The PDB entry is titled "Chaetomium thermophilum pre-60S State 1 - pre-5S rotation (Arx1/Nog2 state) - Composite structure". Shown are 568 nucleotides from a PDB entry: RNA (26S rRNA, nucleotides 1 to 412; 5.8S rRNA, nucleotides 1 to 156) from Thermochaetoides thermophila DSM 1495.

[PDB]
Context: one part of a larger RNA, bound to proteins that are not shown
C1' cells in the first nucleotide's frame, strides 16, 4: 500500500530438461468384424462356419491361471496339453446333420500382489537437478507416498524357545581355438588306376567328398580320449568373519476380524452354444444385499443342505508354429519332374493399374577350343593338326520318332 | 526305260526323346529368439584400371579399421613378398567405423533436386552485399521446469 499484496484450483505456452509411440513382420497367438460356393430335391431355420476375406494388438511363445471350480464321493483341489470320457449327455425344417463336460491315467508343476485400518511420538516413501559422491536443493505427495494385513487368514493379547548379515572359494559346466592312424610297394589293361592280380598296414576312424574310371591307408575330413590359448557367465564341496539395534517363525486365546456397485441380479432385443426347458456375450430399461452373495444343467413357493467368495492385479513349465536364423535327415523328385525359379527368376516380357509371369542345366581329364598351307570378298571349305575319341568343333555327352536328302532294290 | 509316288535298307539331315548325371526342390526332425525415430523393411541413384547383369558395398563406395591365417589374385593389364614378415588374398572372423537420395520419414513441400526459418564458422573490398560449410526446426503423449490466464475458491 488493501483499487494492495499474496495462497490455491483449473486451464494454457515454450525448437523449455529428459523420455516415449508410430512402420515392418504376422507361420503360431489375443480380440473385433464377417460371407458365399457347398450340404439339405428346390429352399427364407439349418449346414458350410462362430470358417475365408477385412480390422486392431503381442511374444518367443502367446493365452490361461492360483476357484464366486468340480462335485454329491470314504469327496477332489490354480492353469495348460495328450489319452480316455465319447460320436456319449444334448441340439436339430420336411432332417440333413451337429456335439461338449465332470471323473480317470499321464506330461508338467509354483506360488502370490493390492483396495478396504491412524506411522500419527514425528511421509518413516519417491521423480528430477547440482555434486567435493558426504550430501544439498527444486518438487511430487496428506484428495495418502512407505512399513503392516489379503481370508490359506489376519489384528490384538499371552508365552518361551528358535531364525537372520557380509566376503572368499577348491572344483565342475557352457563357447570359440592348436593338434591326431595306416601303401601312392610290384605286375597287367588303360589317355589317366581310383579296375584286375600279388604282398602288406591302420581301424574307438570301412560316414561323406575330392583326385584324369568303384580309394579305409593320395588329400580334406571321419572316431575317441584328450591337448594348446582366450573370454564371459552359471553351479558349487568347503572356509573366514558381525551378532540382535532390529526384524522373522512356532504354540494358545476372551475379544476384534474392514473383504471391490450402474456391479451382481431381473426383464427385453440381437447374436451364440450340445446347453431352440438348463449356455455365454453385448445393447436398452429396472437395479440390489449383509451369513450376505453366486452356483448346485425343468419353471415356481416354503424349509433345509453342500460348495466356493465375483464385480481389482501378477506369475515359469508341460502346449502351438506353411514366418525368420542355424543344423541333421528321407523306401521323396531327377530338368515337360521337383518350388513359378537347379541358370544375371519373382528375372525377361505383358497390362493404365490392381496384377499376371515364362523359356532356359551336361564339349573335354585337361582348351589341348585347330599352328601352318591352300581356295574364297566373307561366312566358311579342303589339306594338315589336338585328343583316347571331333563317330566330342563353344550349333558341342548320349542322340529316338515324326519328317527330309542321297545311294541301292522294287512296285504302280 | 527315266521322272514322279509309295515301300524296304544304309549313311547323312531335322529334332531333342532315352540313359546316366545333379552346388536344386520337397517333406520330416532337432536347436535358437534377434527388426525399427540410436531411423527398420522396402525403393532410387551411385561405387571396380578395364562390368551391362548377378554378387558386394556407400563419396572411407567389389570397400576402411581390428583379430586370425600365412602367399596369393587371375579374363587381360599392371604391380607384388625384403619369404625369415605391422604381411598377399574376390581369404576367414568381426567387437571399431563409414553408411548418398529416400522411406513410419520429421521445417513446409515434392508430378519442383521448389521455398523457408534459427544459431554458429569461414572466404570474397565489406557495419549493410555475395558465396560456402556445420548444427538445428514434425505430431500425440508422460514426468519435470519456467512464463502465464480466469472473481473459479479464498486470505489480506
Nucleotide at each position: 500500500a488493501g483499487g494492495u499484496u499474496g495462497a490455491c484450483c483449473u486451464c494454457g505456452g515454450a525448437u523449455c530438461a529428459g523420455g516415449u509411440a508410430g512402420g515392418a513382420g504376422g507361420a503360431c497367438c489375443c480380440g473385433c468384424u464377417g460371407a458365399a460356393c457347398u450340404u439339405a430335391a428346390g429352399c427364407a431355420u439349418a449346414u458350410c462356419a462362430a470358417u475365408a476375406a477385412g480390422c486392431g494388438g503381442a511374444g518367443g511363445a502367446a493365452a490361461a491361471g492360483a476357484a464366486a471350480c468340480c462335485a454329491a464321493c470314504a469327496g477332489g483341489g490354480a492353469u495348460u496339453g495328450c489319452c480316455c470320457u465319447a460320436g456319449u449327455a444334448a441340439c436339430g425344417g420336411c432332417g440333413a446333420g451337429u456335439g461338449a463336460a465332470g471323473c480317470g491315467g499321464c506330461a508338467a508343476c509354483a506360488g502370490c500382489u493390492c483396495a478396504a485400518a491412524u506411522u500419527u511420538g514425528a511421509a518413516a516413501g519417491c521423480u528430477g537437478g547440482c555434486u567435493u559422491c558426504g550430501g544439498c536443493c527444486c518438487g511430487c505427495g496428506u484428495u495418502g507416498u512407505a512399513a503392516u494385513u489379503u481370508g490359506g487368514a489376519g489384528a490384538g493379547g499371552a508365552u518361551g524357545c528358535u531364525u537372520u548379515g557380509g566376503g572368499c572359494g577348491a572344483g565342475g559346466c557352457u563357447c570359440c581355438u592348436u593338434c591326431u592312424g595306416a601303401g601312392u610297394u610290384c605286375c597287367c589293361u588303360g589317355g589317366a588306376a581310383c579296375g584286375g592280380g600279388a604282398c602288406g598296414c591302420c581301424a574307438c576312424a570301412g560316414a561323406g567328398g575330392g583326385u584324369g574310371a568303384g580309394a579305409g591307408c593320395c588329400c580334406c575330413g571321419u572316431a575317441u580320449a584328450g591337448u594348446u590359448g582366450g573370454a564371459a557367465g552359471c553351479c558349487a564341496a568347503g572356509c573366514c568373519u558381525g551378532u540382535g539395534u532390529a526384524a522373522a517363525g512356532c504354540u494358545c486365546c476372551u475379544u476384534c476380524g474392514a473383504c471391490g456397485a450402474g456391479u451382481c441380479g431381473a426383464g427385453u432385443a440381437g447374436u451364440u452354444u450340445g446347453g431352440g426347458a438348463a449356455u455365454g456375450c453385448u445393447g436398452c430399461u429396472c437395479a440390489a444385499a449383509a451369513u450376505g452373495g453366486g452356483a448346485g444343467g425343468u419353471a415356481a413357493a416354503u424349509u433345509u443342505c453342500u460348495u466356493c467368495u465375483a464385480a481389482a492385479g501378477c506369475u515359469a513349465a508341460a502346449u502351438a508354429c506353411c514366418g525368420g536364423c542355424c543344423a541333421g535327415a528321407g523306401a521323396c523328385c531327377g530338368a515337360u519332374a521337383g518350388c513359378g525359379c537347379a541358370c544375371a527368376a519373382g528375372u525377361a516380357g505383358a497390362g493404365u493399374g490392381a496384377u499376371c509371369g515364362a523359356a532356359a542345366g551336361a564339349u573335354g581329364a585337361a582348351a589341348a577350343g585347330c599352328a601352318c598351307u591352300u581356295u574364297g570378298a566373307a561366312a566358311a571349305g579342303a589339306g594338315g593338326g589336338u585328343u583316347a575319341a571331333a563317330u566330342a568343333g563353344c550349333a558341342c555327352g548320349u542322340g529316338a520318332a515324326a519328317u527330309u536328302g542321297u545311294u541301292g532294290a522294287a512296285a504302280g | 526305260a527315266a521322272a514322279c509316288u509309295u515301300u524296304c535298307a544304309a549313311c547323312a539331315a531335322c529334332g531333342g526323346a532315352u540313359c546316366u548325371c545333379u552346388u536344386g526342390g520337397u517333406u520330416c526332425u532337432g536347436g535358437c529368439a534377434u527388426c525399427g525415430a540410436u531411423g527398420a523393411a522396402g525403393a532410387a541413384c551411385g561405387c571396380a584400371g578395364c562390368g551391362a547383369a548377378a554378387u558386394g558395398c556407400g563419396a572411407u563406395a567389389a570397400g576402411u579399421a581390428a583379430u586370425g591365417u600365412g602367399a596369393a589374385u587371375u579374363g587381360c593389364a599392371g604391380a607384388a613378398u625384403u619369404c625369415c614378415g605391422u604381411g598377399a588374398a574376390u581369404c576367414a572372423u568381426c567387437g571399431a567405423a563409414u553408411c548418398u537420395u529416400u522411406g513410419a520419414a520429421c521445417g513446409c513441400a515434392c508430378a519442383u533436386u521448389g521455398c523457408g526459418c534459427c544459431c554458429g564458422c569461414c572466404g570474397g573490398u565489406a557495419u549493410u552485399c555475395c558465396g560456402g560449410c556445420g548444427g538445428g526446426c514434425a505430431u500425440g503423449c508422460c514426468u519435470g521446469u519456467u512464463c502465464g490466464a480466469g472473481c473459479g475458491u479464498c486470505a489480506u
Record summary:
Released in 2023, the model rests on electron microscopy data to a resolution of 2.12 angstroms. Rfam match: Eukaryotic large subunit ribosomal RNA. For this family Rfam cites "Crystal structure of the ribosome at 5.5 A resolution" (Yusupov et al., Science, 2001). Its Rfam clan is "LSU clan". Its family is annotated with ribosome and structural constituent of ribosome in the Gene Ontology. The 2023 paper behind the entry is "Structural insights into coordinating 5S RNP rotation with ITS2 pre-RNA processing during ribosome formation". The sample was in a buffer at pH 7.5.